Background: Shown are 34 nucleotides from a PDB entry: RNA (tRNA (34-MER)). Crystallisation conditions: 50mM HEPES, 20% PEG 3550, 0.2M Tri-lithium citrate, 80mM NH4SO4, pH 7.5, VAPOR DIFFUSION, temperature 293K. It comes from the structure "Complex structure of AFCCA with tRNAminiDCU and ATP". The entry is indexed under TRANSFERASE/RNA, ATP-binding, Magnesium, Metal-binding, Nucleotide-binding, Nucleotidyltransferase, RNA repair, RNA-binding, tRNA processing, TRANSFERASE-RNA complex. The 2008 paper behind the entry is "Molecular basis for maintenance of fidelity during the CCA-adding reaction by a CCA-adding enzyme". The structure was determined by X-ray diffraction at 2.5 A resolution and released in 2008.
Context: bound to proteins that are not shown
RNA sequence: GGCCCGGGGCGGUUCGAUUCCGCCCUGGGCCACU
Numbered sequence: 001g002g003c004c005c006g007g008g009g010c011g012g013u014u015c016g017a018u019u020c021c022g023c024c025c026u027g028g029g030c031c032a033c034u
Base pairs, nucleotide, nucleotide: 001031002030003029004028005027006026007025008024009023010022011021012020
């Protein structure tokens, strides 16, 4: 780097968002490189 599980903050969209699209902080596992 990618994936999985979790904290805390946000932006956008929407009649309606924890649940849709995304952004910052962070904790824990796993995978590839032999």

Annotation:
It was solved together with CCA-adding enzyme.